[PDB]
Context: bound to proteins that are not shown
RNA sequence: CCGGCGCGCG
DNA sequence: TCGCGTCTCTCTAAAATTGCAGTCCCGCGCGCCGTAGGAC
DNA sequence: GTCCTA
DNA sequence: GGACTGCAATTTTAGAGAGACGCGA
Numbered sequence: 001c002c003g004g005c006g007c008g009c010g
Numbered sequence: 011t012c013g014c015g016t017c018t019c020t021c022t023a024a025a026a027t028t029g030c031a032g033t034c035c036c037g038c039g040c041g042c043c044g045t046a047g048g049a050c
Numbered sequence: 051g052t053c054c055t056a
Numbered sequence: 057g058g059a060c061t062g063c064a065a066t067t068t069t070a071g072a073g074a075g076a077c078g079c080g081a
Stems, first nucleotide, its partner, number of pairs: 002044009011081005017075018046055005
Other pairs, nucleotide, nucleotide, family: 016076cWS
C1' cells in the first nucleotide's frame, strides 16, 4: 500500500 | 386611380474563422510533502 | 496549540 | 501559457426578396 513535487539511470 | 422603384427590414444559403477534443517512448531508483479551518 | 468539522 | 490535426459552431457575407409606401404617372 494514496497522490503530487524535485533529482537522477539506462 | 392606381403604378413604380424602393424603405425597411427579413429570412435564410454559403463560406469564414474559431473554440474545444484529442494526442504527444519505455522501463528503473531516491528524496520531500501532504490531511485543510476555525471558535476555544 | 487545537478537536472536531464542514 | 505549446503544437498539430479534426470538426462542429458561431459569425458573419450575401442572395434574394417582399409588405407597406412616398412619390409619381